[PDB]
Shown are 22 nucleotides from a PDB entry: RNA. Method: X-ray crystallography, resolution 1.1 angstrom. The entry became public in 2007.

C1' cells in the first nucleotide's frame, strides 16, 4: 500500500 | 476478516 | 445486509 | 472509514  | 462510528 |  | 488481526 492491496486483498 | 472482525469490531466500532457514519451513511443507505 | 451494502458502501 | 477507523482500529486490529492474516497473507500477499
Nucleotide at each position: 500500500c492491496g486483498c | 476478516a472482525a469490531u466500532u462510528g457514519g451513511c443507505g